E-SITE TRNA from Trypanosoma brucei brucei: 19 nucleotides with solved positions. It comes from the structure "CRYO-EM STRUCTURE OF TRYPANOSOMA BRUCEI PROCYCLIC FORM 80S RIBOSOME : PARENTAL STRAIN". The sample was in a buffer at pH 7.6. Rajan et al. published it in Nat Commun in 2023: "A single pseudouridine on rRNA regulates ribosome structure and function in the mammalian parasite Trypanosoma brucei". Taxonomically the source falls in Trypanosoma brucei (Eukaryota, Euglenozoa, Metakinetoplastina, Trypanosomatidae).
[PDB]
RNA sequence: GCCCGGA
RNA sequence: GUCCGGGCACCA
Numbered sequence: 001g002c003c004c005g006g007a
Numbered sequence: 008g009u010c011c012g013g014g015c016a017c018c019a
Stems, first nucleotide, its partner, number of pairs: 001015006
């Protein structure tokens, strides 16, 4: 950095 | 508007 999930 | 937990990826 990507995908998410929960805040 | 966002802090954590995960499965991956790394030529100044």